[PDB]
Context: bound to proteins that are not shown
RNA sequence: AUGGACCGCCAGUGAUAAGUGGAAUGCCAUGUGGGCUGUC
RNA sequence: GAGCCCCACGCACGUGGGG
DNA sequence: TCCAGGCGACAGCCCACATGGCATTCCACTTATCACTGGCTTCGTCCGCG
DNA sequence: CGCGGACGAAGCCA
DNA sequence: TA
DNA sequence: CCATGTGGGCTGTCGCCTGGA
Numbered sequence: 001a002u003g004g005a006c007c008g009c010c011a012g013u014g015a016u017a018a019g020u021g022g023a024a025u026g027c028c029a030u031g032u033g034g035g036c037u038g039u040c
Numbered sequence: 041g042a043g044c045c046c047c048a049c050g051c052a053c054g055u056g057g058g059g
Numbered sequence: 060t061c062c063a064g065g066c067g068a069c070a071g072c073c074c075a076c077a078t079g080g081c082a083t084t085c086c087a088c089t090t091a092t093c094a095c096t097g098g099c100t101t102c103g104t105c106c107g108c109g
Numbered sequence: 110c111g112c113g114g115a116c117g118a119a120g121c122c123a
Numbered sequence: 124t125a
Numbered sequence: 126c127c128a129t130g131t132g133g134g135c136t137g138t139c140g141c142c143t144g145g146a
Stems, first nucleotide, its partner, number of pairs: 009098001015092001017090001021086003025082001027080005033074005039068001044059001046057001048055002060146007099120011
Other pairs, nucleotide, nucleotide, family: 010097cWS012095cWW013094cWH016091cWW018089cWW019088cWW024083cWW041042cWS047056cWW065142cWW
């Protein structure tokens, strides 16, 4: 050693039972990669 | 043409062995 | 011992797309449940204990 | 017989 | 209730 | 019978070797 010192809010709990996203779909029509090079 | 060392044979041009 | 250079020769150029399209309907749930316990005051008496 | 422990008796509300 |  | 605007901090790099200073 403070209107403070000491000082537990706290012991119990299924959120549960049910559920197709499903039917439809050419990405397509056009293209030289080229001209140059003893490894001694 | 710079490649470090030892040893052997060498006609001091070089040649081969072990790292 | 540390800073600096070096380390054969290794190609240049030029070009690069235009168009058109991109969907609609429908469906959307129900019911039952939802706590207590107390933190006041003194005394006398009453039912149960030894 | 002597007695422990526990409850209940209201004053209260807005 | 003005 | 009508409402609310906020924030910021952590991390390590190389090319190696010869020559000359």
The PDB entry is titled "CRISPR RNA-guided surveillance complex, pre-nicking".
An RNA structure (crRNA) from Thermobifida fusca, together with DNA, in which 146 nucleotides are resolved.
The structure was determined by cryo-electron microscopy at 3.66 angstrom resolution and released in 2018.
Lineage of the source: Bacteria > Bacillati > Actinomycetes > Nocardiopsidaceae > Thermobifida.
The reconstruction used 51,889 particles.